Context: bound to proteins that are not shown
RNA sequence: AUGUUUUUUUUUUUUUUUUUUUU
RNA sequence: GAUUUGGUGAGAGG
DNA sequence: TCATGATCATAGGCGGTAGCGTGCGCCAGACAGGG
DNA sequence: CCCTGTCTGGCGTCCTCTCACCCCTATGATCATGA
Numbered sequence: 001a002u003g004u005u006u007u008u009u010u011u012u013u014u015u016u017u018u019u020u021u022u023u
Numbered sequence: 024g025a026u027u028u029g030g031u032g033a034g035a036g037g
Numbered sequence: 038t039c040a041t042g043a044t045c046a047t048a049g050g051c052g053g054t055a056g057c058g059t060g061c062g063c064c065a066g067a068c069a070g071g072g
Numbered sequence: 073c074c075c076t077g078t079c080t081g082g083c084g085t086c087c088t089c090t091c092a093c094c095c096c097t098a099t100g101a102t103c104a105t106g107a
Base pairs, nucleotide, nucleotide: 029094031092034089035088036087037086038107039106040105041104042103043102044101045100046099047098048097061084062083063082064081065080066079067078068077069076070075071074072073
């Protein structure tokens, strides 16, 4: 005094079981 | 805040 | 102080040196007696 | 084994109301009184 000097990972939308052979 | 209790054997009513 | 007596409280399945029972009745089905 | 008698089990109305009755006796322990 100087930098292109290791390039890399995600777009959009319609439903599944509350109490109970009680103390 | 609740709500508590047997057989036995005479005798009467219908 | 000790002993005895009296009173009160607590605790179980014929009551007895046997016997109590005795006045329903029918049906029915099993158990057994007789043959 | 085939009757035929005996034996012992079953069963015997409904609803209501009233009443009584539901251990006493014996033994053991404790307390009090008398000697």